[PDB]
Context: bound to proteins that are not shown
C1' cells in the first nucleotide's frame, strides 16, 4: 500500500 | 564454571532408567538416583 | 561500545 466499519492495541489477506 | 531459589500450573513445556505387568504396542506398577530447573554475578559472543 | 539471551496466570476443594 490492498479490503472492510467500529474509527480502535481497528480487522482480516499480504509483503523484509 | 560459582552463588542462590524450586507455591500451584501454563507458554511448541505430555521427564529418564531398570524391574514387573504372559510376549512386542498402548496403559499401569514399584524401584532407583542424577539433576534438569529458573535467578543473582561477571569475560565471553556482535544479533 | 551499548544492548538483550523467561514470559503469563492463579479461589481454594470435594464425589
Nucleotide at each position: 500500500g490492498g479490503u472492510c466499519u467500529a474509527g480502535a492495541g481497528g480487522a482480516c489477506a499480504g509483503a523484509a | 564454571a560459582c552463588g542462590g531459589g524450586u507455591g500451584u500450573g501454563c507458554c511448541a513445556a505430555u521427564g529418564g532408567c531398570c524391574a514387573c505387568u504372559u510376549u512386542c504396542c498402548a496403559g499401569g506398577u514399584g524401584g532407583c538416583a542424577a539433576a534438569g530447573c529458573c535467578c543473582g554475578u561477571u569475560g565471553a559472543g556482535c544479533u | 561500545g551499548a544492548a538483550g539471551u523467561g514470559g503469563c496466570a492463579c479461589c481454594a476443594g470435594a464425589a

sgRNA with a sequence from Alicyclobacillus acidoterrestris: 78 nucleotides with solved positions. It was solved by X-ray crystallography to 3.26 angstrom. The entry also contains CRISPR-associated endonuclease C2c1, not shown here. The PDB entry is titled "Crystal structure of AacC2c1-sgRNA binary complex". Lineage of the source: Bacteria > Bacillati > Bacillota > Caryophanales > Alicyclobacillus. Yang et al. published it in Cell in 2016: "PAM-Dependent Target DNA Recognition and Cleavage by C2c1 CRISPR-Cas Endonuclease".